[PDB]
Context: one part of a larger RNA, bound to proteins that are not shown
RNA sequence: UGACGGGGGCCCGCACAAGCGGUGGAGCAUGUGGUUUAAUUCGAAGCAACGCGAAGAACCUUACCAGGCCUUGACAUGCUAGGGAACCCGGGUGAAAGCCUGGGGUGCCCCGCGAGGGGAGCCCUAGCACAGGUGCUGCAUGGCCGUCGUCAGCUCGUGCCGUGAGGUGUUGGGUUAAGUCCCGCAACGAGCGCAACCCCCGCCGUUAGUUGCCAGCGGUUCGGCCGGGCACUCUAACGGGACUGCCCGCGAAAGCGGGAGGAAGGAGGGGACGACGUCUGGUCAGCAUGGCCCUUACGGCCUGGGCGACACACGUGCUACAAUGCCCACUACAAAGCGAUGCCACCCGGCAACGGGGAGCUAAUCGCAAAAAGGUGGGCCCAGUUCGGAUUGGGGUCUGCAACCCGACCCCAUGAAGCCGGAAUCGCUAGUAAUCGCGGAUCAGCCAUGCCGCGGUGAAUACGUUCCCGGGCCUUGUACACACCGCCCGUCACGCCAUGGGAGCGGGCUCUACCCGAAGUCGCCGGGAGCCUACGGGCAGGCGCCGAGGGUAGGGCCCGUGACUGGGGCGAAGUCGUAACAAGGUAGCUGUACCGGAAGGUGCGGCUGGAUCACUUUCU
Ligand code: PAR
Repeated sequence: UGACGGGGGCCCGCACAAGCGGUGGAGCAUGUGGUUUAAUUCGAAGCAACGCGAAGAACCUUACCAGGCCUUGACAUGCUAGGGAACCCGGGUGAAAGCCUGGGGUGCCCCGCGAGGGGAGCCCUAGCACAGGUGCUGCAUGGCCGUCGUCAGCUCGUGCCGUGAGGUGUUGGGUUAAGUCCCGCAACGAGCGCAACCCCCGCCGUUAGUUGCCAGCGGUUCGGCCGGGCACUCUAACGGGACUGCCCGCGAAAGCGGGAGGAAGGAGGGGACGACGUCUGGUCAGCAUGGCCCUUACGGCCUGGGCGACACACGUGCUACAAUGCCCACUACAAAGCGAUGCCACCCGGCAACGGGGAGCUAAUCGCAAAAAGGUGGGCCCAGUUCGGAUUGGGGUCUGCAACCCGACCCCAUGAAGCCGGAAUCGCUAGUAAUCGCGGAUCAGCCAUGCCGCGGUGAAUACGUUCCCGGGCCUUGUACACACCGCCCGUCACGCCAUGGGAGCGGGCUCUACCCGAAGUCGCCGGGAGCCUACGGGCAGGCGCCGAGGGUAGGGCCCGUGACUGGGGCGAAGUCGUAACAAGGUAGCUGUACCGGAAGGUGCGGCUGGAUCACUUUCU
C1' cells in the first nucleotide's frame, strides 16, 4: 500500500425475509459424466462447463472409424525435359472414387510452293522449387468473448506533507442510482468511468394520403365493394414536451416530503453502452499467428459405418398428474415478421398427411393467418377417468440419389409412468411473475420441447437487514503479499550427519609419601689394608650427601575405544491433530506447578507486545 478477520461503523444488490410459480419424483426431448465401441471426432468444467461452439450431424456437413483409390496431389506460384493434347461426346471396370481406354477436332501472331520445321497460351505424364494438415501448443500469441459488474470506482498534472515506499487531492458532514451533486478542506484542476449525446415505448403538432371512413353525404351484388373526401386510425420524416419549472412544509446548500397543471414528475419505462484491472479465464476446430511435428502420409479422395451406442448418473427443458379442468362446436380480439426458379387464396380428389388444378403477389396493395388463451352452447362427473399420451402394431403422405442404422408428418389400433414429487434447490418487484399463442434466423427435409423475438390476459408480496451470498465506503488488527482455498506449530516415520551422559577396558601427563638409585662434582677416611715420596703430601681405593631414572600404595587431570543411552542439526511434495498470526474462533505472552500421542491444557500471580462492551462448521 493492499488483501484478509468467526474486528468495528455506515450502505447496496430478488442477497435474505415477504410472496407467486417452479426444479428435485414421472414420461419424454436435449446437453453432459460414465460405460461401451471398429469408431461412438473435438473442445467447454464451480460461480464464469453441461438446449455451451452446433442459427439444423441421414449422405454432405466431419474433424472419427473400416475398406477401396491418388499421389506436385482438391487449391496458389514458378520451373528443366516429352508425343500432343485449341477444345467436346463414348467403352471396359468398379460401391463410388479410381484405374485401364477408343474416337470425333485441331485454330495462332512465326518461316516455306507445299512438305513440314516451329515458337505462345488453357490442359497431360516425367523429375523440380512448393502445396496441404480441424496434427501439438491459447501458459509463445493477435483478434474476439466470458467474469467480478454497469459495481463506483481507477488515475493524472501541478502544488503541498514524508529520509522513503507513499500520502494529500479521492478523506470529512449532507444528498444521489452514481467520486451524483452541495459543502467544508493544502490543495487547485483534469483523464478513463457515472451521467448526458444514439435507438425503442408513452402525449400533442406539421408535412405526405392506392392504410383510412356513413365523419356528412350520394351509388349498394348493403362487402369502404364503385363515387370519393383523408377527417380519424395508421404509416414515418421531422418537431414540440418536464426543467423540481410553479405552490406549500423542512434545509446552510445540494435536495427531501407533499400539492396543482399535465399523456407523462422529479432517472416516465425498456435498451445500446461496461473504467484501471483480476481470473497465466475461453478459443490456436472461425480466422489469422511464433514455435514444434507429418509426407508418401497426422495430406487427398470416395462408398459404408460412427458422432444417434447403453447397466447407470446429473444439468436444462417439454408434456402431465386434471373440473378455476378436458373434449366438440359456433363465434370476437394481436404484434412483429416472412413470399422463388417462392408464399400459395376460393376449386376438385382423399377421414387425413397430401395430390392434381389454378388466381393474385411481387407484396401497408396477394399469400403464410387459424392467432391461442377468450366468449356462447353441449358433452364428461372425479374415475387413472372423454385426465395423461409414453410405448408398441398396421397402413400411408412428403422431402430427398437415398430415410436400416438415422427424418418429420397423417390415419387406425395400443394407451405406459404420472393423483403435484425426499434431502435439497431456482426465477421473478408490475404489464414483472404466471399463463396463451404468433413470427423468424439455420434450413431440401428435420429429430426446435432449443434460440432470438412478438404480442393477448394479467397477479401476490417487500415488516424489515438479523442471518446466508456478492459488493461499496470509513476504520482497526495482522506473523498474510500467487495475498485465509493465506500462514503456521509440535510428536512420529524415512535419510545424511555432528554430538552429550556413560559403568567397563586401553594409553598418558601429574602431585604427595616411603623405597632402590648410574654417572659426576663435592665431603670425610686413605687404616703395620696397596703405589710414589725430599715425610710435607700426592695417587689408588673406600664410605657418605646430592642425583637422572625406576618401583609400591594413594589423590587429582587428559586423550582413543565403550555395549547402554539423551537430545540436536540439516534433507520438494510421508503420519496426526491445528497451538500461534485477524477477538486465529477459549486474547496472547509469561515465571512456576501439575497433567496429556503432539502441538498444548489447566492452576496461581504478572505484563499488553489484547480486538470490539454479549455458544462451538477442521483442513486446503
Ligand atoms: C521432513 O519433511 C523434512 N523437513 C524434509 O526435508 C524431508 O524431505 C522429509 O522429512 C522426508 O520425509 C512435515 N509435517 C511433513 C514433511 N514432509 C516433513 C517434515 O519434517 C514434517 O514436519 C520435519 C520434521 O518433523 C522436523 O520438523 C524437520 O522437518 C526435519 O527436517 C522440525 C520442526 N520444524 C521444529 O521442531 C524444528 O524446526 C525442527 O524440525 C528442527 N528444524